This is an experimental structure of RNA (25S rRNA, nucleotides 2361 to 2992) from Saccharomyces cerevisiae, with 632 nucleotides shown. The structure was determined by electron microscopy at 2.2 angstrom resolution and released in 2023. Entry title: Hypopseudouridylated yeast 80S bound with Taura syndrome virus (TSV) internal ribosome entry site (IRES) refined against a composite map. The work is reported in "Regulation of translation by ribosomal RNA pseudouridylation" (Zhao et al., Sci Adv, 2023). Ions in the entry include magnesium and zinc. The sample was in a buffer at pH 7.5. It holds a match to the Rfam family "Eukaryotic large subunit ribosomal RNA". Its family is annotated with structural constituent of ribosome and ribosome in the Gene Ontology. The family has 88 seed sequences and 107,465 matches in Rfam 15.1.
Context: one part of a larger RNA, bound to proteins that are not shown
RNA sequence: ACAGCCAAGGGAACGGGCUUGGCAGAAUCAGCGGGGAAAGAAGACCCUGUUGAGCUUGACUCUAGUUUGACAUUGUGAAGAGACAUAGAGGGUGUAGAAUAAGUGGGAGCUUCGGCGCCAGUGAAAUACCACUACCUUUAUAGUUUCUUUACUUAUUCAAUGAAGCGGAGCUGGAAUUCAUUUUCCACGUUCUAGCAUUCAAGGUCCCAUUCGGGGCUGAUCCGGGUUGAAGACAUUGUCAGGUGGGGAGUUUGGCUGGGGCGGCACAUCUGUUAAACGAUAACGCAGAUGUCCUAAGGGGGGCUCAUGGAGAACAGAAAUCUCCAGUAGAACAAAAGGGUAAAAGCCCCCUUGAUUUUGAUUUUCAGUGUGAAUACAAACCAUGAAAGUGUGGCCUAUCGAUCCUUUAGUCCCUCGGAAUUUGAGGCUAGAGGUGCCAGAAAAGUUACCACAGGGAUAACUGGCUUGUGGCAGUCAAGCGUUCAUAGCGACAUUGCUUUUUGAUUCUUCGAUGUCGGCUCUUCCUAUCAUACCGAAGCAGAAUUCGGUAAGCGUUGGAUUGUUCACCCACUAAUAGGGAACGUGAGCUGGGUUUAGACCGUCGUGAGACAGGUUAGUUUUACCCUACUGAU
Repeated sequence: ACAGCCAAGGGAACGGGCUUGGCAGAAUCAGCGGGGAAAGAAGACCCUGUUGAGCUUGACUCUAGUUUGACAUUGUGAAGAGACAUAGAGGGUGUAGAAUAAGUGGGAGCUUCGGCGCCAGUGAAAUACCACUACCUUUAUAGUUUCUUUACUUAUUCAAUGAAGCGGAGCUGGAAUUCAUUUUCCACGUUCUAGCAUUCAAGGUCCCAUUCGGGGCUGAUCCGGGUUGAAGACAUUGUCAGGUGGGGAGUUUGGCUGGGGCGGCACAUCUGUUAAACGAUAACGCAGAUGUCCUAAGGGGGGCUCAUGGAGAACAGAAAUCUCCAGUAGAACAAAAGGGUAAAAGCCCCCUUGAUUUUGAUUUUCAGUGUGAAUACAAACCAUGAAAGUGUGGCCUAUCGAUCCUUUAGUCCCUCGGAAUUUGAGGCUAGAGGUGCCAGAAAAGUUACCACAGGGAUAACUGGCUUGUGGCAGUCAAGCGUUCAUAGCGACAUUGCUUUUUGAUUCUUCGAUGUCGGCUCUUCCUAUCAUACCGAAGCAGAAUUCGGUAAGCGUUGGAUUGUUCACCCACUAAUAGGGAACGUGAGCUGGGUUUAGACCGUCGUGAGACAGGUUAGUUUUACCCUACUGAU
C1' cells in the first nucleotide's frame, strides 16, 4: 500500500495476509478503549560525518585597541663641553756618548758665534736640520655639528570670550628718614543695608555761521593694533618597528574499538604458537620483544675449548688459586624468542678498516610500486693469511623514513637568456636534518541552549538465542540425627530444569513500538501459603514437619520510602510465587529518571562536569477497522 476473525508454526527471532488447524451468513446502531507494534514529527538520546554553531581557554593563526622606539612634522638661542676638519704652539727616562734621547736616512757648514754634528769616543738610537709628526692638548680662530640640560616663539596643541581693558611707559597717592638718581616697591574711584545705576555723559574749553541746534578736544594719559590665558618644538598627527591584546575573528581539536568514552595499540615492526606437516591465513588470541647497542660486539688469521660433576694441593672452608679426570655443548655467542655453531660462529692473542668506491640483477613485504632488510655477481681499491680463501658491517630471522625546504660532499661541470670578469644565486650526482597516525595535515576544550545529514552498519527500553550468574530440582551417601545413612537432613562429587535475576550477543526497531513506579482490571502458570481428600514422621494428645492429587476457591488493612525492592505494625484460613511487550499512559497519575530555570558539595584556569544531593517544571487525537459490551 491493499485491507481487516483467531491459535500455533516458521519467518528480519511478536502476522490481517504465508503454512496447518479453528471456523465462517446480508445489512447494521450506541458505546468502548485490547489490537491495528493506530495517528501526530525524515529520534531531540546514542553513534557516524574528515557537517555545523554557541561558549571557554596557557589550543593554532591572527586582529581592533593600547604601549614602547625611530623617522617625519621640526624651527631658533644659550651656560657652554665635546668631536671634526682649517694654522701655530712646545716638551718628553732608565744607559751615557759630549748633553732628561720620541721616530728616519742623509755626511759634513750656511753660519754675530768657530759654538755645535762631522773623519773621535759612544749609547737601543746619532746629536746641526726634522720631511712629517710617529703621540698629545696645555691654548688661541672660523668652518662644522654629538650632545646636555637649558631658554625662545611663530609651527603644532589646549581653553575662553558679544575676541573690553593686554604689554610697555607715564601721571598721581603712598611707605620710602633718597641724593632732584623710578636707582625702590607699592596702589591705581566701588564692602553696615535684598534701593538705583542705560539716551554719542554732565561739566570745562574751542569752533560753526549755529536753524530750536552741530561738530572738536577734554571729561576718560600716551604708545604697540599680539583678543586673552596655557603649552611649545615637547606633545599631536603620519609611517614603520617591538610588546600587549579570547575584547574580537577564523580554524582545529586522529584511527582501531564486541556502541561510545576511559584503558590498550592489536596503527610501522620482530620471535614462538594459534595455523589444520607447501605458501597464505583473523580476533582488543596466547607468551614475549623493537625505535637500541658495538672501532669492536665489524674483517681476516692463529692457538685453544665450554656448562657441570669428580678426585686431589697450607692457610683455603660449599663459593679465592693450583693439578688431573669425565664432559655432544647440558656453556657462550649485546639485546625477545626461534634456528645455527666445537681443531667454531664460543675463549684468548696478532693484524686490520670490506662498517670503502661505481653500476646494474635478485629475494621478502608486494600492486610483483615504494621503504626497510637481505642475496649473488661485475669493475676498482684494500684487510688478513704461508696459502687456498674470506671479508660490500654485526652467525640468521627486527632495530626504521617521500615530495617541498635547508644543508654537506662531489664534478670544478652547466645556467643567470644584449656581451664579459668577479661575488651572489640557480642546476646535475650522492648523503643528512622527519614526519612513531611510522606511503609522511601544522591543530585545545565545552555544550544540561543547541543544529543538520544519516545510521537500527551502533548504545540506552520489549522481543529473540544463551544460561556463566540467579532461581528451582535430582543422583550418590561420608556423616548428623541418644543408638540409626535416607523420619528430617546431608559433606565430597555429579546430572539437570527454568527464563520473573543479572551478565553475554547486537537479529528487529533511530522518516520514534511512549520510558519507572503506583492505581484499575482480566486472565494464565504451578515450583501450593490457605481451604478439600490423603500418605509418612524421632506422629501419645495438641502443635508441627516431609510428601501426593490438586490452581476449584481465596491470598488483606496500614507507618516510612517515587520506589521496584525492603522493613515494621496488625488482622487473618492464608497474608505463596510468577507470567501476560519487565500485561495495562489516545485508561489515569506523573512522586522517579531524563530538556530548558535555580542552589550546594567535589572537580575544572575556564566554559563547564557529576549512574551525587535539592527545588520548579504543558501528559495531545478515536467519529475508522477489528475485538469486546449491549441493541436492531